RNA sequence: GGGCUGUGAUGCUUCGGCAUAUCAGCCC
Numbered sequence: 001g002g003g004c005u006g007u008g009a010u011g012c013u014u015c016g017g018c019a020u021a022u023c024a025g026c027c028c
Base pairs, nucleotide, nucleotide: 001028002027003026004025005024006023009020010019011018012017
């Protein structure tokens, strides 16, 4: 540097949904 899970603020919006940040754990 990469992948997975968890968490979650604002904004926008069919409040169906989407993008980004933060913390922790794991793997190479």
Solved structure of RNA, 28 nucleotides shown. The depositors describe the entry as "Tandem UU:GA mismatch within an RNA helix". Released in 2020, the model rests on solution NMR data. The entry is indexed under mismatch, internal loop, structural motif, GA base pair, UU base pair, RNA.